[PDB]
Context: one part of a larger RNA, bound to proteins that are not shown
RNA sequence: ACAGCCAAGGGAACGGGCUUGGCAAAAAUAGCGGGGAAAGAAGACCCUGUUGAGCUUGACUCUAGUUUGACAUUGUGAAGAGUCA
RNA sequence: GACUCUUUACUUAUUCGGUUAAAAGAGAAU
RNA sequence: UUCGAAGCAUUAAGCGGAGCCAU
RNA sequence: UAUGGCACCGUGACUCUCCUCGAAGACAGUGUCAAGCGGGGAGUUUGACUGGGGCGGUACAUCUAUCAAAUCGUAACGUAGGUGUCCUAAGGCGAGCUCAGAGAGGACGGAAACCUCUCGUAGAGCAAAAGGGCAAAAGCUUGCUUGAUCUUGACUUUCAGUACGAGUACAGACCGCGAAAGCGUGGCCUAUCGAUCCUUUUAAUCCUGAUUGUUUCAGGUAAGAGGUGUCAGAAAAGUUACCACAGGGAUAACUGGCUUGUGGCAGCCAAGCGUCCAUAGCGACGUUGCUUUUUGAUCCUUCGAUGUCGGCUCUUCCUAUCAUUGCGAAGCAGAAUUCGCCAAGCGUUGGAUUGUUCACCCACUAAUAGGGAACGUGAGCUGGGUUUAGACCGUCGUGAGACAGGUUAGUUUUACCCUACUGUUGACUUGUUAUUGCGAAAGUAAUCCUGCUUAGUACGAGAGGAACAGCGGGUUCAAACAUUUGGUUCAUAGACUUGAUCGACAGAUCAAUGGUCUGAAGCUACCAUUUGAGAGAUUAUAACUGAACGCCUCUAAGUUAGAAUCUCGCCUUGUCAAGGCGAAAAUUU
RNA sequence: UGCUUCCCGGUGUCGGGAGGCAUCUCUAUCUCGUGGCAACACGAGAGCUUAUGCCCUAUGUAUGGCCUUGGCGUCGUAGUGA
RNA sequence: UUCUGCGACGCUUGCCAACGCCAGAUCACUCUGGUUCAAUGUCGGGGCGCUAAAUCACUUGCAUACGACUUGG
RNA sequence: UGGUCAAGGUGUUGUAUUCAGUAGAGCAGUCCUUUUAUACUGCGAUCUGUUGAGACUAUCCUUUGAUUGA
RNA sequence: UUUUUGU
Ligand code: 3HE
Repeated sequence: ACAGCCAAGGGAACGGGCUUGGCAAAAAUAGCGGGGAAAGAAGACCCUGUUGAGCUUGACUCUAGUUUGACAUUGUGAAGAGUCA
Repeated sequence: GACUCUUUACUUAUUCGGUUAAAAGAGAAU
Repeated sequence: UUCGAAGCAUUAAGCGGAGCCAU
Repeated sequence: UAUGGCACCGUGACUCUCCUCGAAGACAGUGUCAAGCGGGGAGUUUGACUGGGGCGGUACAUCUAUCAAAUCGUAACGUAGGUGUCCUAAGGCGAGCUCAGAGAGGACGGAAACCUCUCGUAGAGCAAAAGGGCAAAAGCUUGCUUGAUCUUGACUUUCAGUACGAGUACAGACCGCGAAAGCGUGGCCUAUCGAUCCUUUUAAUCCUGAUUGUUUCAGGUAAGAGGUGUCAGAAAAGUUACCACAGGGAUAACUGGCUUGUGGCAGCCAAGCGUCCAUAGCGACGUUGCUUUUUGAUCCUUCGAUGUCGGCUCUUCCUAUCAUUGCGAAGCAGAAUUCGCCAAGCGUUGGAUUGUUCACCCACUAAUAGGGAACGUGAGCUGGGUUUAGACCGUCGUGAGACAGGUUAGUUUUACCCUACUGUUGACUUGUUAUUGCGAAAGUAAUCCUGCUUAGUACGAGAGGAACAGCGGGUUCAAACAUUUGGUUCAUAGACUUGAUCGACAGAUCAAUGGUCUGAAGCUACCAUUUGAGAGAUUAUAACUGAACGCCUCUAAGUUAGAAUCUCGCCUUGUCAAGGCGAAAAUUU
Repeated sequence: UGCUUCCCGGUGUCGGGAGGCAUCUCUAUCUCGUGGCAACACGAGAGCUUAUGCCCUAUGUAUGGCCUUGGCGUCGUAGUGA
Repeated sequence: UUCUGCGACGCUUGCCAACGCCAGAUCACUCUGGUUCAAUGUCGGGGCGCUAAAUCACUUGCAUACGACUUGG
Repeated sequence: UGGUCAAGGUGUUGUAUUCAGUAGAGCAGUCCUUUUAUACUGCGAUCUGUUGAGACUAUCCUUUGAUUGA
Repeated sequence: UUUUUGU
C1' cells in the first nucleotide's frame, strides 16, 4: 500500500495476509478505549560526518586599541660634558 | 669652526582655555 | 565703590575753539 | 550791530605700542615604520582503533615463540615477551686455546681467593627479547688493521610483485689480515627506522644568469645530513543542559530475541546433626537438573520515534500450595506445629514513613503464598521520581562548564475509521401473521468462620484440652427490592424571610436554583430489607477377592468407598446455513 | 376480488446419468432337531465365499392348451409416533 | 410420521403350439434408454374449497438514547 | 367504550384572604369656660375566632358525576 | 385513519 476474527509454528527472533488447526451468513444504531508494534514530527537521547553554530581559555594564526623608539612637522638663544677639527 | 647629547630660556609653528575678542604691556601724570 | 544698606544708573553736562540762517 | 534758531570740532574720556586675554610650547598632538601587551574581536582546529562513545590501552611503524589444523599463508583490545638503543670494537683477519660444571689434592685459605691433575656433546659464552646456529669456533686470549671505503646494475623480503628499510650473490677500484688457500661492503641470523618542498655540507680546475666580459652573489647537475614515532610523512585546546544539520537500528539507553555466569527453585551418595538412630526432619565434601519474577553478556528487530518508573483501576492466566476440601508420614498423647500427595475451585486485607519497586513496623485475619500477560495496563488516569530550558548548595575546573551528589518550580495532544468487546434494531430463506414450546451450542458461583450443645466430656498425674452430628448467627461474593429507616428536591409542593419593583393592603415577580425549614413521588444505601442448593464418573488414598511367585501382595484380570477438583443438574443467552426442531390458530369478495 | 389444494395443458429455469432387499446379542463359538421354567444337556453338522448373496431382467395381435400368481393406483377400516 | 397388514375395486402380469404369422431397417459408432429422469417458477382451462391479517398514526407506562417493549379503540 | 374536568379516597405543608375582638408593649387627640368619662376615638410588630384552614393532588387509587367524541 | 403481506 491493500485490508481488517483467532491459537500455535516458522519467519527480520511479538502476523491481518504465510503453514496447520479453531471457524465462517445481510444491513445497521448508541458506547468503548484491547489491538491496528494507531495519528501527529526525515529521534530534540546515543553514535558517525574530516557538517555547523553560541560560549570559554594556558589551543594555532591574526587584529581594533593602547605603550614605547626612530624619522618629519621642528623654529630662535644660552650653560655644561663629550667628540673632533 | 663644527656636531652630539643633558639642563635651561624665548615665541612665531602647534595645542588648550575665556570672552558679545571691552582697558594687555610700556610711559605720563599723582 | 565696603559701618559688608535688596534704590536709580541709558539717548553728556561743563569748558574751549571755530561756523551757518533770519530781522 | 544786537536779538532770535541751528550746527559742528576738541576736551571732559592721558599718550605709544598691528600679541584679543591667559596656559603650555618646539614638548605635546599629527603622519609612517618598528617592538610589547592585546579572547575586547576575527578565522580555524581540537587524530584513529575500539564487542556504543567516553576513560583506559596502542594491539598505529615494528621483531621472536605460540595460536597455525606437518609446504607457504592465515584473524581477535588472543597468549608470553621485545624495538627507537649499544659497539674503533662488541667490525675485518691470522694465530693459539676450550667452555658451564663435577671429582681429587695443596701454609694462612674457611662453603667460598689462588695453584695442580683427571672427567667434562656444550649442560657455558656469543651487547640486548625469544628462537635458530656455533667446539683446533661464531666462544676466550692475543697480533695487525679500517671492507663500517668508492661505483653501477641484478635479485630476495613487504608486495600492487610500488617505494623506503634490511639483506643476498656477483662485477670494477683501492685496501686489511694471512706463509698461503682464502676471508672482509659492519655487528653469527631473524627488529633497531624516514618521502616531496626548504635549509645545509661535499664534489667539478663543471653548467647558467640570455647587451659583451671579469670577480662576488645567486641558481643548477650528483651524494649525504637537518623529520615527520598518527612512523607511505596536515601546522592545531575545551565546553554546550541554549544548541543545530545530514544520516545511522552498521551503534548505545526501555521492551522483545539467543545465553544463564549471577539470581531463584528441584534432584542423587551419604560424613555427620538429630539423648541411642545417616534418611522423622536436615544433610557437609561432591554432583545432576530445572526457570527466566534478578542482574549480566550479545547487538538480531526498531533512531522519516513501539510514549521511558511507580501508584490507582480491571480482567484473565500459571503455579514451585499461605488458607480452605480430601488424604498419607512424624522426634503425631492435645490449642498448636512439621513433611508429603491429589489439588489453582475460592480467598489472600486496613494503615504510619518513603516517588519509590523493595524495605520496616502497627492491627486484624482462615491466610495475610509467589508470579505472568510488551519488567499487563499514560488516545485509562496521575505526574510524586526520572528526563530539556529558570534557580541554589557541596566537590571538581583558570574558565565556559561537569557531577546514577542533594534541593525547588516546571504544557501529559487526537478516535467520528477497522476490528474486539458492551448492549440495541433487524432484513432474506423454509408461503404470510401472530400464539405457545424443545435444547444443540455458549456462560455458570458461591466462600470462610463462629455463640450454644457436643464437653471442661474424650485424653490423663496434672497442667491443659478437643472433634463428628444438631441449633442460632456472621464475613466475603452474588442476584434482587423500597414496606419500613436514611439520602436526594427547578414536585420550582407548602411556609417563612432579606433587597428591589408593581401607589398602599392583598396578590405576585426578579436576585442565571436569592436564602432558611418541612417536603411527598421517583431513584437510591450491607446506611434499610429479601434470596443463594442436587447428582454422576472418578483423583490422591484406604480397602475386597486374587494370582503372577503353590506363601504374601489394594492389581495383573475383576471389585468397593472416595473429594473446595471434573461433567451435568438448577440458573443466563439461545437471527442457530445440513436457514436448528415441534404443536397449534387464522389465512384477503 | 383474491387465493389453498388436485387434474389437464403450454412455457421457463435448472441438475443428475441404469432397478429392489429390515432382527438382535455375541467373536475363546455358531446353526438345526429334541428335551427343558431356566441353567443347560443330547444328536447332527459347521472357512463361515447366502451382499463374494438373492430377486428382477423386454416383439404385437388373435386361436387353442395350462397356472392363477406377482406388481401398480384409489378407497375403507386396524395398527405403528424416534 | 411416516410406514405397514387386511380387504374391496380397477390397470396390468406368466408358460406351451411358436419366431407359427405381421412389424422392425435411418447405410459403420461419436449426447439419446435412440423422446432418459428429477426439481422447482410462471402463464392459461377446469374440480371440489376459504372469505384474513400485520403496519403507520393516536393511546398506555411495568419500557425506552433512537428503534424496540407492554397496553386500548 | 376513549379523552377532559369535577367528586370521593390518599397524602405534603402548617392554620389563607376577609371580616370581628374590652387581645396587644405603648403612643396622639375628645363638648382642652358643648363639664362631667373606671369612657370615646385614631396609630400599632403581633395575638385570637372565622380555620387541621388555605394551597398543592400530575403517568397515586376509583363497580362516580358531568361533558365531549366514536 | 397510511403502507403492505399468498403455500
Ligand atoms: C625536515 C626538517 C625541518 C624542516 C623541513 C623538514 O612547508 C613544508 N612543506 C613540505 O613539503 C615539507 C615543510 C617541509 C619540511 C620542512 O619543515 O625545515 C622540520 C627535513
The RNA (28S rRNA, nucleotides 2464 to 3510) from Caenorhabditis elegans has 959 modelled nucleotides. Keywords: ribosome, endogenous purified 80S ribosome. Sehgal et al. published it in Rna in 2024: "High-resolution reconstruction of a C. elegans ribosome sheds light on evolutionary dynamics and tissue specificity". The source organism's lineage runs through Eukaryota, Eumetazoa, Rhabditina, Peloderinae and Caenorhabditis. Entry title: High-resolution C. elegans 80S ribosome structure - class 1. An Rfam search finds the family "Eukaryotic large subunit ribosomal RNA" in it. On this family, see Yusupov et al., Science 2001: "Crystal structure of the ribosome at 5.5 A resolution". Its family is annotated with structural constituent of ribosome and ribosome in the Gene Ontology.